[PDB]
RNA sequence: UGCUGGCUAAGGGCCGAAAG
RNA sequence: CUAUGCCUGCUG
Numbered sequence: 001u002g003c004u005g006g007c008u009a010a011g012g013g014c015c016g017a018a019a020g
Numbered sequence: 021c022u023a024u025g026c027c028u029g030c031u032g
Stems, first nucleotide, its partner, number of pairs: 002030002005027003010024001011022002015020001
């Protein structure tokens, strides 16, 4: 660099009165 | 739920 598979989800979805 | 973040493995 390109392509699997795996983690996270700030930001952004979705639910919500809020917490979440 | 989802990589503009990461980890692996292979690739040129």